[PDB]
Context: one part of a larger RNA, bound to proteins that are not shown
Molecule: 28S rRNA, nucleotides 1312 to 2356
Organism: Homo sapiens
RNA sequence: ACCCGUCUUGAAACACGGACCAAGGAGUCUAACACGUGCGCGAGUCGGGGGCUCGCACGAAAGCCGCCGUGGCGCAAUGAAGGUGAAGGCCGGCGCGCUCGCCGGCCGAGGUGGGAUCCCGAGGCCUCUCCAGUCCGCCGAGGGCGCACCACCGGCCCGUCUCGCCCGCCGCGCCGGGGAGGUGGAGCACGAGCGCACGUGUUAGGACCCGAAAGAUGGUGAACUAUGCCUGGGCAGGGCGAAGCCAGAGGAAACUCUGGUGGAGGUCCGUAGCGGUCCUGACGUGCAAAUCGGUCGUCCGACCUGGGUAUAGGGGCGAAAGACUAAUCGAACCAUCUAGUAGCUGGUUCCCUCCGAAGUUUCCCUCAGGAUAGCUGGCGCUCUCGCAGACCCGA
RNA sequence: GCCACGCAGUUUUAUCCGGUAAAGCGAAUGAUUAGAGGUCUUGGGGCCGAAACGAUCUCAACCUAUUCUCAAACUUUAAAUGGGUAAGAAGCCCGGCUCGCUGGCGUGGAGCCGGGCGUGGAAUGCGAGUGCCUAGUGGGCCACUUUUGGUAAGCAGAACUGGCGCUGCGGGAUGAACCGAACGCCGGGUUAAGGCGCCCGAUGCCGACGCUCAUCAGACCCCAGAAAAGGUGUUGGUUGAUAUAGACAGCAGGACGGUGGCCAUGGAAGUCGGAAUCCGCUAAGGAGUGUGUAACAACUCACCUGCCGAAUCAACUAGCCCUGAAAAUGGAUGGCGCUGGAGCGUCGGGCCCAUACCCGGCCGUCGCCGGCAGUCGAGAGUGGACGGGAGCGGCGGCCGGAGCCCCGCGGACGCUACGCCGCGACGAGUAGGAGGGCCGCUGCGGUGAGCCUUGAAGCCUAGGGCGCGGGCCCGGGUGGAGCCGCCGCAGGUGCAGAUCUUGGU
Numbered sequence: 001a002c003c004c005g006u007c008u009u010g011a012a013a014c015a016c017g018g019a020c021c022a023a024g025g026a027g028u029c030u031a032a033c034a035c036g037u038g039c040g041c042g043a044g045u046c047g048g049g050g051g052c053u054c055g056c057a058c059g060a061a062a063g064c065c066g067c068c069g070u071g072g073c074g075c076a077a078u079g080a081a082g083g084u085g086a087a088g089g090c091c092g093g094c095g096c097g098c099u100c101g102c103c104g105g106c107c108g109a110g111g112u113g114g115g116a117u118c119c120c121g122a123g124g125c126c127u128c129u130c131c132a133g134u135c136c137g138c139c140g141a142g143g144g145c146g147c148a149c150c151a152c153c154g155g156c157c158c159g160u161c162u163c164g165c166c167c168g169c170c171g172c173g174c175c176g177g178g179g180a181g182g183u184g185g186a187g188c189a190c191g192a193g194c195g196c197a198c199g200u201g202u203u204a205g206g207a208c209c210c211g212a213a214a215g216a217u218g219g220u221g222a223a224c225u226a227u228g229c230c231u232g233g234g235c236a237g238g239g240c241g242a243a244g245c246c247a248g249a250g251g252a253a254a255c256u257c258u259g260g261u262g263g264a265g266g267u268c269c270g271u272a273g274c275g276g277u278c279c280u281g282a283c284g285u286g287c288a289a290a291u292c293g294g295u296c297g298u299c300c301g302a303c304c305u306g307g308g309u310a311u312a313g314g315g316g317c318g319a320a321a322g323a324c325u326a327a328u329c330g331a332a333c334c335a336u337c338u339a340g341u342a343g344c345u346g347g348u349u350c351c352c353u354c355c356g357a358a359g360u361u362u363c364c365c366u367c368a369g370g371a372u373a374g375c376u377g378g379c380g381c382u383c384u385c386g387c388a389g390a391c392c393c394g395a
Numbered sequence: 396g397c398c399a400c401g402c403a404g405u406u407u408u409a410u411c412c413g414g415u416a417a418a419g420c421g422a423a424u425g426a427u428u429a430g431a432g433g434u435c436u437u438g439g440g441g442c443c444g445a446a447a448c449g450a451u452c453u454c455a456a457c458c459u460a461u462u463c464u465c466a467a468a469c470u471u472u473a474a475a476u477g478g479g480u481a482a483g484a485a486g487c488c489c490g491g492c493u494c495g496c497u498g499g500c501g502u503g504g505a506g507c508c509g510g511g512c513g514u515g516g517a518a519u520g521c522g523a524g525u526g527c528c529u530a531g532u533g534g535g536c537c538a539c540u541u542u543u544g545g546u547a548a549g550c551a552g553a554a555c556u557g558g559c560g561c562u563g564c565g566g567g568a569u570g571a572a573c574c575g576a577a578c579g580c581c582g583g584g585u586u587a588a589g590g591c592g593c594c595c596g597a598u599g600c601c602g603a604c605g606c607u608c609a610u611c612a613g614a615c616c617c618c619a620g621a622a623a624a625g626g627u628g629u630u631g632g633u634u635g636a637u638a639u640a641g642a643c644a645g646c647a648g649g650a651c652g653g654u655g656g657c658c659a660u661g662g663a664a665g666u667c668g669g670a671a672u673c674c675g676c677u678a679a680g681g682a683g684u685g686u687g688u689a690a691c692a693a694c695u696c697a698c699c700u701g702c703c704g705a706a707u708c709a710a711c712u713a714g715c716c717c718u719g720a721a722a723a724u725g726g727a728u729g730g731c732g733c734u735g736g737a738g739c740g741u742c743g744g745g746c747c748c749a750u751a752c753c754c755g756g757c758c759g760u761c762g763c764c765g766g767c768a769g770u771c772g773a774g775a776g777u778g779g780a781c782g783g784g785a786g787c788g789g790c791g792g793c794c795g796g797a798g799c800c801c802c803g804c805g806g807a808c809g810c811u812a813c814g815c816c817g818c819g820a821c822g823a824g825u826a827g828g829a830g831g832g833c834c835g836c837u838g839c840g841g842u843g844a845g846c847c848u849u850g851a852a853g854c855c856u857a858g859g860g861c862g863c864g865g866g867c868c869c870g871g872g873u874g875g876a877g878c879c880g881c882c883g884c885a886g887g888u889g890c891a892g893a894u895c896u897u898g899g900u
Stems, first nucleotide, its partner, number of pairs: 003018004019900006029205013044073003049068001050065003077084002088107004093103001094101001110153005118144003123139003128786002135779001155188002157185007165178004169173001208347002211344001215337006226311009235301001237269003240265001244261007273298003278294002281292002313329001315325002350832006360373001362371003374532002377528007401521003405518002407482006417472001418470002424466002429461001431459003436455001439453001486512009496503001535559004540554002543551002564575003579757007589747003592731003598744001600743001602742005613733001624718003628715010645702005651675003657669002681696001685694002758822006765816003790796001801805001834889001836886008845878002853873004858869004
C1' cells in the first nucleotide's frame, strides 16, 4: 500500500459499467476553404478534357502535342451603375514661374527615423635594434551606401462632397476634358504567382462509434378478440304460483268469498355451461408470459357456442373500460425512406520526451450549448552580447 | 570617464489623483438626551391678579450658551495600502528655411534643413521585438483578510492573493484545500514543518523554574465540542483597613433614661409602614441589623468592656482545578497509558527525517545558432615577407656564417558532419499541443547472390539476455511450408471497459 474506467469542485465510495477468456470494435474518405512546410517553373503557371503513339504481361502505366493554353488562377482597382482606371524629382529660360499654364535637358516610384550586411577609414598590433621605403594580415574611433521590415510624412488610381477657373472640337452641345482641398476603397507606389505533395484547423456529407420518443410511403392481418348477418348445436332437479277455467256458497243486482284446475315470468334455489366476488389463499426463476383450490354471479334468455361471412389502421369495432383489433393499442404488424436527428448519456486502442490550461469578458429564445476576447501549444522571423587568442594571456 | 538593442506583478526620487479606515456633530444635512439663562406670544394659566394678569408664580413654545449619543445611501478634516506620469541622444543648445494657419510686430505655432554637445544623467534584475496558425476551456471549489443577505449554516453572493482542480512528498493518527516543501534514477551530509515513554526514528539530558488532583482531569493551527454565573481548592497580584494607646477569632458582660420618641393604631412599644438621627451617662448603645411575642415580654446584631498576648481583616483581580455540563450499538488526547509528569506555562542543550538544501554519479531536455573539414609526425598560427642602410650581442686567429630532419622511413583513435566532442542550467502535470520512436500490424515498389523440409509461420517454456519504455533477440519443445531485415510507399494498423458484438468457460 482502498478498484479500475468515467462524469465531477470533490470517488475507495452506500454513484454508474465491469463474473472470466479469445476474436472483432470507434476521427475515415470525398469536396471546399485557410495557414504552414517541401518540390518545379516563375510574370507566368497548369493539359486535369481531348488527341497521337505494336491497343492491352507489367501498360487502365509511361511518353508526346504548342495554331490542342480553349480555359482556370495570377498579372488592376474602384463604383449600385453608366463608367473611369494607378510616375515622379532637379536645372531653367516665359505669361504674372499669379501656389499655376507652353517646352527643353537629365534621371526614373519620393522623403524622414531606425536598419542585418557591405564599403572607406585616422590611428594601433609585428621580428636582434635602428635613420629608410618596399608587399599584403588583424584591431580600430569615426564616416558612407543602405536589404528586408517597422513607424511616419508626401505622391498616384476609383467613388463621393466643397470651391473655382480654364481648355478641346468634322457633332458648339442639358457635349467632352482638366484643377485645388477633405473624405470612402478588400488599391498603386519595379510584380509572386501557378501547379503538385504533406500537415493542421473549420465545414457539408452517415462524418469518431453506438443510442431515441417520433414523422412519411407502400403492403399484411378479424386463426384471438369487437360488432352485424347466414346456417347449425345446447341448457339436471326443485320453489313461487299470473291470466284463463270448474264447482260450492253468499247476494236484489253489481258482484263477492272458498276449494280446486292451469302453468306465466328478461321469476327464485341450484347442476352442465358461461362468468370471475373474496381469501388481497396457492403459485409468483410457476403447471401456466394470468394458472390452481375453496368460496362465489348467472343459469329460458339483452343466454352459451361451432362453422361460414362483413367491417382494416387515423381505419374498423365498442351495452363506452380509450376497451378490443393474432401474448403488441391514447393509433397494430411488416418492409423501406434510415446509418432519421440528438446542445444529452456511454465508449474512444502503442511508448518516451518537451511545453502546458480554463471554468472569466461581451453577444446569442442563452442558463447542460455556441460565437467572441482571454489563458495554451506549434511554426518561425527580425535584432542584441560576443564568439578571440593553436596551451596560456583583458588589454 | 567608457562597457548591449530593450524590458520589469520591484524599490527610490519628484509629481499629481482619491474620500475608505479613523474622526466630527459647542461645523452644514439628518437622528437625538438632559438640565441652565433670557424675554415676546391665540401655550396651558394664576393660588388674593377681571379692575391697566393692580401683581408676578408655574408650565409651554421660542431664542441663547452648554450637554449625552449616532449615520452604507451625512460631512469640515483625513490616513495606511493604492492608481497615473517622469527620471534624456526621439534629449539639450545654436543658427537658417517654408507656411495658403495665426497676426500691430522681424508675432505666435508647426514643420523642415545644417551644426555642436556622451559624466548614456536613480537602484536592482533580465536578452528583446514581431508575425501566422491554433487546441482545450467558458459547471469550479477552498483558505487568511475585506465584505453583502441571512439567527445561522460544510448556506448564498463579491474583492485580493495563494492553493486544490492538474500535485506526488514530510508533518497534522485519519483527511482534495492546513503547516513545510513542489517531484528525472541514486549514494553521502543537513534541515523545514513537526517531533523524541512504548506502538514509532529520535531526550536512556542525573535538563531549569513554577502551576495543577479532577468520584465527567489535561494534553498543540485548521480541528473536530461549550457560555453566563459561581467556589472559605490553591497560587500570585491590586487597593484599603485594624493592631502592645494591645488587634482578629473564641469565651463573658452592659446594649440605657426621657421614649411604651412623633404620624401611622385595633397591638404594634426599636423592628407591618412615612419622615427625620436629639441630648446626656459615659465603656458604649442604632430613639435600632435580625428572630419573635396577638401584643407585652425574651433573645441577637453594631457599639463598648473583661480574659486572651502577635499580627490580622476586607473588597477586588486572574492563573490552574471544580460546579455549571443531559442521548441514544461499546469507544476514543490516535492507542496503550501517563500524576517527582508521558499534563499546563516559560525556557536550554542534544537528537530524528521529506522527493526540500549542499556535494558527487548516471539519464534526458534546453542553452552556448559552442568546438572539429588542421587526418596538419611537421602543422607551428596573437603578421610575416624581403633587400640594399648602419650596428651590437654568443661561437668559427683581427677578414670570416647558411643549416636541407633522418644510426630508425616511423607514429593510436577519429569525421554514419542527419556524425562526434565540450561546458552550464534545468526535470510535477489533467484537458490540450508538438517532437522522436533501430516501437508494433498488414500489403506494394526496391534491396539483402536474405532465411527455409539438415525444418517457415504459429504456439508453449522454473531457459539466457537487451531496452527507461513501446518491445526485441537467442536456447528448448511442438509444428509441418512458407517467412523476415533495411530504403521508400499505402492503410479497414495497436483495446480492459462502450448494461459493447460473436463464441467459449